[PDB]
Context: one part of a larger RNA, bound to proteins that are not shown
RNA sequence: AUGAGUAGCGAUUAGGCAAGUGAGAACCUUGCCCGCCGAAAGACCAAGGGUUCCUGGGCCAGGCCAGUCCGCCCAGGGUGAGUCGGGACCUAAGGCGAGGCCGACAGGCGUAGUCGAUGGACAACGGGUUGAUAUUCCCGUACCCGUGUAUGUGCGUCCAUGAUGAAUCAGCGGUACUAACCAUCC
RNA sequence: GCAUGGGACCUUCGUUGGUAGUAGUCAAGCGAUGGGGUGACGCAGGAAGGUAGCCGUACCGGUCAGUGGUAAUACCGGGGUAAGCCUGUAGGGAGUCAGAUAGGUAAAUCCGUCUGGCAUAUAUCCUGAGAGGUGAUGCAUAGCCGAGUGAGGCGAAUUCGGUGAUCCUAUGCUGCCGAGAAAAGCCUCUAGCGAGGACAUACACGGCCCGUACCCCAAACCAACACAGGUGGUCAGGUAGAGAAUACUAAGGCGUACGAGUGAACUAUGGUUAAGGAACUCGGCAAAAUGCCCCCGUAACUUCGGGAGAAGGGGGACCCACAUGGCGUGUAAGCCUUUACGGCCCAAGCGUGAGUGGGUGGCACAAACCAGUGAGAAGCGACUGUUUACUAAAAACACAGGUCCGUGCGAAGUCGCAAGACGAUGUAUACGGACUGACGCCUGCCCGGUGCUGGAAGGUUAAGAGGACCCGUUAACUCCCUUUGGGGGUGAAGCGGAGAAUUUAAGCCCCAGUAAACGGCGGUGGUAACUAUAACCAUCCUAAGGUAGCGAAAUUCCUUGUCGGGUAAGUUCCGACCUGCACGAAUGGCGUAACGACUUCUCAACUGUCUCAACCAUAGACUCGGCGAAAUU
Numbered sequence: 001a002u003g004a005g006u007a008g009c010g011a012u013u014a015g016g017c018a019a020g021u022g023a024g025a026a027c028c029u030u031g032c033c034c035g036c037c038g039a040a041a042g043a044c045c046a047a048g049g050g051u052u053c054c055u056g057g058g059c060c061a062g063g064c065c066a067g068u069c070c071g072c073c074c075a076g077g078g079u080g081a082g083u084c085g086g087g088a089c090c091u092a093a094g095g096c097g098a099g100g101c102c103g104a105c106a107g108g109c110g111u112a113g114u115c116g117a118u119g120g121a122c123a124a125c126g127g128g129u130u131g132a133u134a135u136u137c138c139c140g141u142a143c144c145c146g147u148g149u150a151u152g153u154g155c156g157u158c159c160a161u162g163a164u165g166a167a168u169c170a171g172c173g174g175u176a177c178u179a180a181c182c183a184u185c186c
Numbered sequence: 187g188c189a190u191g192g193g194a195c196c197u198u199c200g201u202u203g204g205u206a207g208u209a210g211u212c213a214a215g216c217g218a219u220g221g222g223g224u225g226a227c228g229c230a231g232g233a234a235g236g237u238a239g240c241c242g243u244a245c246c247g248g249u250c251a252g253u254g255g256u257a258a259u260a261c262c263g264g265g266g267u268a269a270g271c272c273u274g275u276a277g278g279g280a281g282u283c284a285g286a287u288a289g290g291u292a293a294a295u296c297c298g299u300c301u302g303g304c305a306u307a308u309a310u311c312c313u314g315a316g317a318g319g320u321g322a323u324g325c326a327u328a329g330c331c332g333a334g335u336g337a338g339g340c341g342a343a344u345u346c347g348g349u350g351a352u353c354c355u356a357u358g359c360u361g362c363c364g365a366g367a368a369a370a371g372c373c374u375c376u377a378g379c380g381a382g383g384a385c386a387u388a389c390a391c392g393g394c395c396c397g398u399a400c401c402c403c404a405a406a407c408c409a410a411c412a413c414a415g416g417u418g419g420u421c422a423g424g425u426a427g428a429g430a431a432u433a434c435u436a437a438g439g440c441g442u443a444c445g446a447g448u449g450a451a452c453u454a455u456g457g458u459u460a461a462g463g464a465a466c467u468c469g470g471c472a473a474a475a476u477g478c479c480c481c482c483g484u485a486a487c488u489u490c491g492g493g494a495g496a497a498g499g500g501g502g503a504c505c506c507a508c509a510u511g512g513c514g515u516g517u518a519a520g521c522c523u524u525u526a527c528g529g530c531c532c533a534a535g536c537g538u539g540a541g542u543g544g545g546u547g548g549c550a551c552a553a554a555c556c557a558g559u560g561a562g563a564a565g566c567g568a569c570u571g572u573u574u575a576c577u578a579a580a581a582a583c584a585c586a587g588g589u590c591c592g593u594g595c596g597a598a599g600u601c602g603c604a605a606g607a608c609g610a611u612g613u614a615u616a617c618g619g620a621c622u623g624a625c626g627c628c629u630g631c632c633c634g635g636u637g638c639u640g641g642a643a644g645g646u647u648a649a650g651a652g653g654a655c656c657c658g659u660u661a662a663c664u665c666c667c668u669u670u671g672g673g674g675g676u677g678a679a680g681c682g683g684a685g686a687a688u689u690u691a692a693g694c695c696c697c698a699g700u701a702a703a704c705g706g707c708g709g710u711g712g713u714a715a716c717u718a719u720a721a722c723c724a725u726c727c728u729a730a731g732g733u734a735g736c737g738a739a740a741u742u743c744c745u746u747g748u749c750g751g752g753u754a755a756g757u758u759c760c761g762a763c764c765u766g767c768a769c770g771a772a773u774g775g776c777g778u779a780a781c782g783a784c785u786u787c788u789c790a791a792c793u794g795u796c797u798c799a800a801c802c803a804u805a806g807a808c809u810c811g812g813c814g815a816a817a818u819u
Base pairs, nucleotide, nucleotide: 001819008813009812015033016032017031018030019029020028034441035440036439037438042421043420044419045418048401049400052399053077054076055075056074057073058072062070063069082143083142084397085396086395087394089120090119092118094115095114096113100109101108102107124141125140126139127138128137144393145392146391147390148389149388150387151386152385153384155382161213162212163211164210167205168204169203170202171201172200173199174198178194181192182191183190184189186187215379216378220375221374222373223372224371228362229361230360231359234355235354236353239349240348241347242346245264246263247262248261249260266325267324270320271319272318277313278312279311280310281304282303283302284301285300286299287298289297290296316527329340330339331338363366407416408415423435424434425433426432444811445810446809447808452806453805454804455803456802457801458800459799461797462796465795470792478502479501480500481499482498487492489624503546504545505544506543507542508541512538513537514536515535520530521529522528523526547551559790560789561788562787563786564785565784566782567781571583572582587622588621589620590619591618592617593616599608600607601606625777626776627775628774630707631706632705635704636703637700638699639698640697641696644695645694646693650689651688656683657682658681659680662676663675664674665673666672667671708726709725710724711723712722735769736766747763748762749761750760751759
Other pairs, nucleotide, nucleotide, family: 002818cWW003817tHS004816tHH005006cHS005814tWS006815tWH007814tHS010411tWW013035cSS014034tWS021025tWH022024tHS022068cWS025068tWS026444tWS027065tWH027066tWS036041tWS038436tHS038437tHS040042cHS040437tWH046402tHS047402tHS047404tWW051078tWS051079tWW054131cSS059070tWH061072cWS065443tHS077132tWS081398tWH082123tSS090369cSS091117tWH091368cSS093116tHS097112tHS098111tWH099110tHS102604cSS103106tHS108605tSS117119tHS119367tWS124135tWS125268cSS129134tWH141269tWS154383cWS156381tWS164207tWS165207tHS165208tWH166209tWS167206tWS174197tWH176195tHS177195tWH179193tWW185188cWW205206tWS214380tHS217377tHS218376tWH225370tHS226369tHH232358tWW233356tWW235315tSS237351tWH238350tHS243345cWW244265tHS246342cSS250258tWH253254cHS266344cWH268322tHH269321tHS274275cHS274314tWS275315tWH276314tHS276355tWS293376cSS294375cSS327342tHS328341tHS332337cWW333336cWS352430tWH363365tHS364366tSS400406tWS401406tSS403418tHH404417tWH409413tWS427429tHS427431tHS451807tHS459794tWH460798cWW463793tHS463795cHS464470tHS464472cWW464793tWH467469tHS474792cSS476558tHS477557cWH483497tHS484496tHS485494tHH486493tHS488491tWS489778cHS492779tSS509540tWW511539tWW516534tHS517533tWH518532tHS519531tWW548550tHS569585tHS573580tWH574579tWH586623tHS588702tWS593597cSS594613tSS595612tWW595613tWS595614tHH597610tHH598609tHS602604tHS602605tHS622772cSS624778tHS628771tWS629772cWH632729cSS633703tWH634705tHS647692tHS649690tHS652687tHS653685tWS653686tHS654685tHS655684cWW660677tWS660678tHS661677tHS668671cWW706730tSS714719tWH720721cHS720722tHS727731tWW728730tHS732733cHS732770tWS733771tWH734770tHS737764tWS738745cWH742744tWS752756tWS752758cWW753755tHS756758tWS771774cSS794798cWS
């Protein structure tokens, strides 16, 4: 190339009018109606994604049509913590494992240890602000750990004051090697 | 004299007079990496006391929505505020002091254990939701002004009730058996440090590393796609309602990315259907039907719990009266006291179930959404559960219950070459393997074959021990035969090669047991009042010849066996007969209440399943504009 300018254009909600921008509008912006969800098709996170967020600009490619629009393309900007979720704290299952035992070699296990949250312990709440962050910034009022200086109580040491308990010489009655006395197997 | 029982002294041990509460330890504080407490744990279940939320309300601010009525009587909007710090209520728990003692790898005042003295006191202590005060002269808000990309100012009332959580008291309390983490932390005790040390106030300082945007039931993650699939936790307004179901809605979010038309056939998804009502079909497949609350009433059978929501019936809407009734909550007044966050009761206010009597309306009163079909038999499996991700959910697997076998303890069994590990931090009432599979009644005969267990008198049998005899070589003899050595025989010691007799274990053969071990449980002929069968008999073979129970069966070919029931008509179904091709007792036999999205047969109701099809709507199909494939060839 044929099929062929053919099938499809991805649910079970539904869009309409007026005005605006613009070279271009069924799909973009604004206003008024209509309809749909409403234990969700509303709001906040974890895993995952990684700039998709905000401002300005664009209309080759992408968008199952068009596009002035976009989670697309370009530039710039944006993530602020003593208290939130973690580390600097702790361990469970399990992993590694100083020496070590075992094994022709390669290696298998495993002790002391050291890691490992999904658990244990431990201090902040309300309001406001930016186009984009907010128990993080600002306001008001709090809470939890360290540091230095100053002041006052205020107990201690050497001195002093307390509680105390143990050993020495000597004075009395029972263990009992062994000589005797009493009572017994042979 | 052996040996014993009692007494006596040396020493030794216990007591009391002085020396020697002097030499001695202890008396600020910090205190373990050691000891001890706590940390510290399950599942289920209410009852009570609260709060959030929600619904009304005093009070405050406002509207007139061009309709018949409605000026405040109606209608709309507000009727807010945290951690922290005071206080210590409902509820919950707990005796106190002293002496003795190493048991806690040393010591202890701590912890254990033992003894004593005192009281059951709403005493004391610990904990503890919530109410109240403060934070708050602050913040926030309904509205009112200007102002317009958007920014600014002012700012009212905020008091009482009802209802009410799956959240808090509560890591509580009460039941139960299956008997329910570790360490840090905190407190305490000494060992030990120790000349300085503790507490309170004011002021000035440090507080480190990583994440923080945005999506997060989704066109941003897993799905090759801006994909009807998948994804753990948190919050949970109103009206009906038991409800987190269901219908409609608030706050909030969406109309989600091809459209516009058009009554074609046909397909899919919904709706209705005259008369008949399973006649459809392999089969009531799919539809239809029942469906809620309160009363009445319910059979066989049973393992006494069930079956059971068996089955079959009656009522249900609205208004008024009893009723200023009854019930809950509860303020003022009232009463009382251990005077406080006190106790009792209760007008008014608020909320609210049931009944009786009368009346009213429609075709219809559980009016929409939501929301069991019921009954009679048979087979299998006892039951709840598990299974072939992607054509089989079952009668298969499992199970509680049964029996047999192994295992005496780093057991038997299993992973590993080993060490080592699980079994088990268990110990024959325990653990492992095999079959059967709740429960009831039972589980018969065979040890010849093959296994397992035990035994040793005989037969045979490996390596090892044992080397009689025989062969190879030749030191040396003994004969010849040409004769510059060559040919026959004998042959010690040594070194070598095959090697017999004799001796020697397990195994197998052999001797017994064992079947809830793997397995097996027979033919022929004749006989009884006619006929029929055979209670009976003879014989062959075997290890022994199938007992109880069941039987045309999930087993039966002939076969649609025959008889009875059911239907107008029944190769299917139920009850039997017995000629069981080719049942049968833990690969269990025969039954069994309850149970089953299992298989089979029948009946009531119900229906477009059918006689026999007709009409309506939506999505494709068809026409128009845009983008624009595929297998095949």
The RNA (23S Ribosomal RNA, nucleotides 1377 to 2241) from Mycolicibacterium smegmatis MC2 155 has 819 modelled nucleotides.
The entry is indexed under cryo-EM, mycobacteria, hibernation, Msmeg1130, Balon, MsmegEF-Tu, RIBOSOME.
Helena-Bueno et al. published it in Nature in 2024: "A new family of bacterial ribosome hibernation factors".
An Rfam search finds the family "Bacterial large subunit ribosomal RNA" in it. A reference for the family is Cannone et al. (2002), "The comparative RNA web (CRW) site: an online database of comparative sequence and structure information for ribosomal, intron, and other RNAs", BMC Bioinformatics.
The sample was in a buffer at pH 7.5.
The PDB entry is titled "Cryo-EM structure of the Mycobacterium smegmatis 70S ribosome in complex with hibernation factor Msmeg1130 (Balon) and MsmegEF-Tu(GDP) (Composite structure 6)".